[PDB]
RNA sequence: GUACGAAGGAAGGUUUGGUAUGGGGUAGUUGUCGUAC
Numbered sequence: 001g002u003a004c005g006a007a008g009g010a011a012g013g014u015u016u017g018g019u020a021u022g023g024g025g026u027a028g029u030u031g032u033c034g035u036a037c
Stems, first nucleotide, its partner, number of pairs: 001037006011030001
């Protein structure tokens, strides 16, 4: 990196990753963690 799995504001941005404020919610769409190849 890829597949599965997980956490919300004490990881962060309020001219921001976002027409979901939610762990993301068949998508879109920051980062982090665990397991294996």